[PDB]
Context: one part of a larger RNA, bound to proteins that are not shown
RNA sequence: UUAAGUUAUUAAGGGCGCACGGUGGAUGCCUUGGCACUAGAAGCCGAUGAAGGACGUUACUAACGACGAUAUGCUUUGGGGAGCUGUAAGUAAGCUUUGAUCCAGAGAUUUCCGAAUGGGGAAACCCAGCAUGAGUUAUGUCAUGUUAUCGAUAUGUGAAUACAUAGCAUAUCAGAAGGCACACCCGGAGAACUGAAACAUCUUAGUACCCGGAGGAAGAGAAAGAAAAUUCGAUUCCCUUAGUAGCGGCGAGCGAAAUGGGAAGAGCCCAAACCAACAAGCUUGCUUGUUGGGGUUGUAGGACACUCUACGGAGUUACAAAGGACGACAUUAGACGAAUCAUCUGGAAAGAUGAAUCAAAGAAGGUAAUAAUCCUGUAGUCGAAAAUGUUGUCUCUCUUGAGUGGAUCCUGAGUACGACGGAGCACGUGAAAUUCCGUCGGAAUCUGGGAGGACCAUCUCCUAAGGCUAAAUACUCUCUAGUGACCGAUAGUGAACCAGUACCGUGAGGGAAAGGUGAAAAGCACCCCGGAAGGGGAGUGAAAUAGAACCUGAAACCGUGUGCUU
Numbered sequence: 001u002u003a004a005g006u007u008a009u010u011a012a013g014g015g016c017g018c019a020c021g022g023u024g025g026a027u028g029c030c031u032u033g034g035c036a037c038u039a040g041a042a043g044c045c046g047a048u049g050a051a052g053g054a055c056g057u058u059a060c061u062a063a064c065g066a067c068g069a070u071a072u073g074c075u076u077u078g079g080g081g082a083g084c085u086g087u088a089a090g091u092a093a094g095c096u097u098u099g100a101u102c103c104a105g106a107g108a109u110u111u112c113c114g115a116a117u118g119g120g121g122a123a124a125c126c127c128a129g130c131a132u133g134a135g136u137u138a139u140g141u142c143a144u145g146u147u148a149u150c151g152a153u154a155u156g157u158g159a160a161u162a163c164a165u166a167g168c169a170u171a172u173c174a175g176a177a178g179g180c181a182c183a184c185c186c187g188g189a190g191a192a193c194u195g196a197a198a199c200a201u202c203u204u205a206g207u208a209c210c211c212g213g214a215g216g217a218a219g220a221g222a223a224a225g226a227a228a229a230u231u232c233g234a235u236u237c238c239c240u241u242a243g244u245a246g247c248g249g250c251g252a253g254c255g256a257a258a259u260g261g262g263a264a265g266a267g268c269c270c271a272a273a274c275c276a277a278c279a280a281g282c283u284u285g286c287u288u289g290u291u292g293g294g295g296u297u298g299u300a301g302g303a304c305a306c307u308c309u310a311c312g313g314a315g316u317u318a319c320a321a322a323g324g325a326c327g328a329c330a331u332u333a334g335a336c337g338a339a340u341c342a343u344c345u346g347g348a349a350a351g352a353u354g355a356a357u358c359a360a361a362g363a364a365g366g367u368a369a370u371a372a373u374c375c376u377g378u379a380g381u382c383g384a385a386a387a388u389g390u391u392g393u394c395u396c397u398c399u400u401g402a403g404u405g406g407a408u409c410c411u412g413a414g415u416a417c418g419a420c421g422g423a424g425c426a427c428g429u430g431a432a433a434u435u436c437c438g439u440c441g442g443a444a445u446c447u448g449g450g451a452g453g454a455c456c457a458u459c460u461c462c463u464a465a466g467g468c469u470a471a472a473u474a475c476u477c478u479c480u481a482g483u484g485a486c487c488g489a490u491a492g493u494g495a496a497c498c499a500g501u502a503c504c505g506u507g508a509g510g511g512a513a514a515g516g517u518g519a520a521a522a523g524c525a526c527c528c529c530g531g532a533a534g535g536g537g538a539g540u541g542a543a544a545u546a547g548a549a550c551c552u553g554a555a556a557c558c559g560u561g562u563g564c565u566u
Stems, first nucleotide, its partner, number of pairs: 013566010028551001029516002033487002035484006042476002045178001052113003055068003059091001063087002074107006083095003118127003128147007149176002151173005184215001185213004195202001199249001225232002236263004246254002267468003270412001274293008300411004305404001334382003340355005356373002358362001364376003417441006427453001448463005503510002523550001526537004
C1' cells in the first nucleotide's frame, strides 16, 4: 500500500438528576370581625309629624359617620386640665389655662319627602287660597301662621213634606290613622308535597303562608268544679303518673286525666230583693225613671225577723290611701390606687444569670422579644346630676264582725235545654256523656235547678245564663357587664375591607370577590441607562430575594445552566 473484519467520535432536539430563578397564593402565626350563651335593666316610636330616606353643611373633597339654613354644629350645669381643628392625612389659617378639644345631663335649632294631612302628583316636585307683615306709586314677588278625613265637646239651621231631627254650616280639642322586633301572646281563615311502602277515612297539621289585634307580657282565673277519702287549694308553670288508660281502614299512628311532689300564693265587685229622697204621668195613692245607701252566696246567702259594734289591726300588685323628713338607683359618669435594680446576648429585652420588693392588687392588654413591681389597669377606697335601694313609724285614710232561724221575697230568658248539620275536646260526629257555631223550636224558679261518659231511681258535689284580678310563665330587633376543651379570612354573619355594595334581572328578587411592609416611615437624597416604565449603584433599616403587585411564599406551570444518556 491492497483486501477482510471490528469499532468510534454529532446532538437539530429529547430523557433522567442537580443547581438557580419566575409565576401563584396553599401552609404556619396573627386579629380589626363574627357564633352560641349567662346575669341584670328595659321591653318602642308616631299629627308636638314617626320608621326610613333625599338634598345640603368642613378653607380645601369625592365615600362613610356626625349635623341641619343657628348645618363637620349653638347655649347651659357638672367633670377634666393641655392640647385641638371627624373616620382619612397633614398644609394654610387659626383656637386654647379667661379652662379649649373632650365625658355625662338639660335645652334651643331641626330644609324636603314619607301615615303626609291645603289641591295634585311619575316620593323627595308642581300648583294655590285666607289673614297679617316687608317691599312696591301700585300690582307683581317674598316671609310668618293657617287651610285633609273620620271622631269627641258646645250651638243654631233646616228640600220632595209643617215644629222636630236628619243632613248642612261654625268654635274648641287632638282621640285615631302609619310603622310593630309579627321573636312571644290572642283571634279569623287555612294548604299541599309527605307517611299509610298504591289511596280515598286518617296523617302531614290546625303546621306553613295570609289578615287583624293589643302588650310588655298576653291568655286563664275564684266552683252550676275535681272526685268517691273520713275528701280537695281559684288560675298558671315544672317533675311524675305514662307512652299508661283510651282513640284508631283497631292500620299507619294519635295519646290524656285524676292522685302525688313542688315554684308562686290574694279574693274583690255588680244586677235583683229592701229602704230614703228627687221630677213626670197621675193626683201625689200608685207607677215610671233618676240619685244614694244596702248585698251579691248553698250542710243556703242576702232583704225583711231576731243581736250589739269599728280604726284593734293598720297596707296603694286589683280591691281606699302618707302626694308625705321619705334614711346607699347599681352609690353609675369619675378620681385615687403598693412594689426593681444591675450585667450578658441583642437592632430592641419583659428573656438568661444575680440580688431585692408588693400583694384585700399573680385578672387582662400594650410597651422594639415572653413583665405582679414601665404604661393602661386590677383588688380596694372615696365619690354627684337625672337619682332615691324603693326602702324602715311613714300626715289623711283604714276593717275592732255583730250571732239564730231561714218561715215569706230576691238570687242573671229567647237563657238552659232539645232536633238537624258541623267543629273542638287524647276520642274518627256518634249512645256524645262534656264544651262551641248556624237554622228551627223552647223551660223551670229553693218542695227549684245543674253535674257525677246513653237513660231511670237512691246517694255525693255544686248553684249557670254578670264583671275585674298581681305572682310564679313565654320570647329578645335592643342595651349594660361578662363567659366559652366556639371560628380564626374557601372558616366564622351573605358582609373583619368599598355590603345587602360592584354585578344580574323589566320587576318581585338574587347576590359576590376582596385582611397582614416595618419597632419606628426612618417609604430609597444623589449618580448612571432609558421617552417613560423599569432597573443598577449609593443610602435608611436588624433585615430591602421586608420597597407598597410589600409576613411566611407550597405544588401545578414557565424557564436558564449543566453530570450521565439518546
Method: electron microscopy, resolution 2.3 angstrom. The entry became public in 2019. The RNA (23S ribosomal RNA, nucleotides 3 to 570) from Staphylococcus aureus has 566 modelled nucleotides. The sample was in a buffer at pH 7.6. It holds a match to the Rfam family "Bacterial large subunit ribosomal RNA". On this family, see Cannone et al., BMC Bioinformatics 2002: "The comparative RNA web (CRW) site: an online database of comparative sequence and structure information for ribosomal, intron, and other RNAs". Gene Ontology terms of the family: ribosome and structural constituent of ribosome. Halfon et al. published it in Sci Rep in 2019: "Exit tunnel modulation as resistance mechanism of S. aureus erythromycin resistant mutant". It comes from the structure "Erythromycin Resistant Staphylococcus aureus 50S ribosome (delta R88 A89 uL22) in complex with erythromycin". The entry has 28 different proteins, among them 50S ribosomal protein L14, 50S ribosomal protein L21 and 50S ribosomal protein L33.